Description
Solved structure of RNA (CrRNA) from unclassified sequences, together with DNA, 81 nucleotides shown. Released in 2025, the model rests on cryo-EM data to a resolution of 3.4 A. It was solved together with Cas12X2. The reconstruction used 81,340 particles. Entry title: Cryo-EM structure of Cas12X2 with crRNA and Target DNA.
[PDB]
Context: bound to proteins that are not shown
DNA sequence: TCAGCAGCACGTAGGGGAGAATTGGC
RNA backbone atom coordinates (compact mmCIF):
# COMPACT_ATOMS: atom_id res chain seq x y z
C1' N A 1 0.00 0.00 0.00
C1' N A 2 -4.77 -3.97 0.94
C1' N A 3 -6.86 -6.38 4.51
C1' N A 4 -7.51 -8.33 9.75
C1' N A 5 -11.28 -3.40 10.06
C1' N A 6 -17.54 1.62 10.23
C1' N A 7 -21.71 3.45 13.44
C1' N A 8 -25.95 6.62 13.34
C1' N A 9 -29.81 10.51 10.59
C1' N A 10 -31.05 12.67 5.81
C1' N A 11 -32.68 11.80 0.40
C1' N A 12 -33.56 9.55 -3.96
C1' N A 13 -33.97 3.07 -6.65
C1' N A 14 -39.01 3.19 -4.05
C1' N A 15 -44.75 0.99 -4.63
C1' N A 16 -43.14 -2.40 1.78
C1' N A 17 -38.68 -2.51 3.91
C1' N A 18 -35.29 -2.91 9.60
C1' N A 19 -31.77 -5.37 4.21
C1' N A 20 -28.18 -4.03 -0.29
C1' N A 21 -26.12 -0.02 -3.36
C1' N A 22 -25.65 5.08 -4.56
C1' N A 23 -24.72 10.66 -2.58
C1' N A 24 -24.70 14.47 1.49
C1' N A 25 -23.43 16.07 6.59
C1' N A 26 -22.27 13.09 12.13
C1' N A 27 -19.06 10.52 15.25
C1' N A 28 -14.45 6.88 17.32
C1' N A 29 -10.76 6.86 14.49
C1' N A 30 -5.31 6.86 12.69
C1' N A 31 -3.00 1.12 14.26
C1' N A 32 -1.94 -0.27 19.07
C1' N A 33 0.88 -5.31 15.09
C1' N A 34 0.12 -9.96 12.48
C1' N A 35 0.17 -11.16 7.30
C1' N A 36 0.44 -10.50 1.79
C1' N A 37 1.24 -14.48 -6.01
C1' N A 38 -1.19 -11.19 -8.87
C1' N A 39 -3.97 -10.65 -13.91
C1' N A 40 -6.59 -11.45 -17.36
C1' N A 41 -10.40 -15.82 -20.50
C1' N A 42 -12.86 -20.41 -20.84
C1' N A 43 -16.17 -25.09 -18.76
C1' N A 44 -19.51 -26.87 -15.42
C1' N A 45 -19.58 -27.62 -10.27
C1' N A 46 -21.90 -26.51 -5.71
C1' N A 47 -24.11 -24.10 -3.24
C1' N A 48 -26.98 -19.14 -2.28
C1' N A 49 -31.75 -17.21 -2.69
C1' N A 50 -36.68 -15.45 -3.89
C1' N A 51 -41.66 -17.19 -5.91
C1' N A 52 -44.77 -21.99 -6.51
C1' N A 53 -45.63 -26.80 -5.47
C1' N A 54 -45.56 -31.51 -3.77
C1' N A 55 -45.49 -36.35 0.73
C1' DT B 1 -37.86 -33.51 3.95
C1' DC B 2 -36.45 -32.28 -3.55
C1' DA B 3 -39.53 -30.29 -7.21
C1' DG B 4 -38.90 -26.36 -11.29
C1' DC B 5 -37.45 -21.17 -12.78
C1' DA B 6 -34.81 -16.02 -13.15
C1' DG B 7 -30.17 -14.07 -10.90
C1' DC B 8 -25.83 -15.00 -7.82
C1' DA B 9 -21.07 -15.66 -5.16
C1' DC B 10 -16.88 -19.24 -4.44
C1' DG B 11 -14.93 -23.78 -6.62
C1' DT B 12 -12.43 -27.06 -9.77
C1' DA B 13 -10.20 -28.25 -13.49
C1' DG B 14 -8.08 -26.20 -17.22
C1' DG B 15 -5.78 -21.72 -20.49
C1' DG B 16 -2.20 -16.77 -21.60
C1' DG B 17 1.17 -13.81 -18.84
C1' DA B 18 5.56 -11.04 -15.53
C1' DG B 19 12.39 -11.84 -22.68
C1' DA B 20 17.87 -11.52 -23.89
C1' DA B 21 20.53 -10.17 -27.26
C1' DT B 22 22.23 -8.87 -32.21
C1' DT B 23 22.42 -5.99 -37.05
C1' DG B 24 22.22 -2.29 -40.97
C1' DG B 25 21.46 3.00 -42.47
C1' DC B 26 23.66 5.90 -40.21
RNA sequence: GUGCUACAAGCGAAAAAGAUCGCUUGUGAUUUGCACUCCCCUACGUGCUGCUGAA